[PDB]
Context: bound to proteins that are not shown
RNA sequence: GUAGGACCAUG
DNA sequence: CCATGGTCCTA
Numbered sequence: 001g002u003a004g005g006a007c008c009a010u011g
Numbered sequence: 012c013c014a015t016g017g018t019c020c021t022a
Base pairs, nucleotide, nucleotide: 002022003021004020005019006018007017008016009015010014011013
C1' cells in the first nucleotide's frame, strides 16, 4: 500500500 | 430489509 474473515455497536 | 461505525485478527 490491497484484500479477507470473525466479533461487537448505532441509526 | 436497509447502511453506518468500532474493535480484533489474517493474508

Shown are 22 nucleotides from a PDB entry: RNA, together with DNA.
Primary citation: Kisiala et al., Nucleic Acids Res. (2020), "Restriction endonucleases that cleave RNA/DNA heteroduplexes bind dsDNA in A-like conformation".
Crystallisation conditions: 10% W/V PEG 20000, 20% V/V PEG MME 550, 0.02 M Na-Formate; 0.02 M NH4-Acetate; 0.02 M Na3-Citrate; 0.02 M NaK-Tartrate (racemic); 0.02 M Na-Oxamate AND 0.1 M MOPS/HEPES-NA, PH 7.5, GLYCEROL WAS ADDED FOR CRYOPROTECTION.
Method: X-ray crystallography, resolution 1.8 angstrom. The entry became public in 2019.
It comes from the structure "AvaII restriction endonuclease in complex with an RNA/DNA hybrid".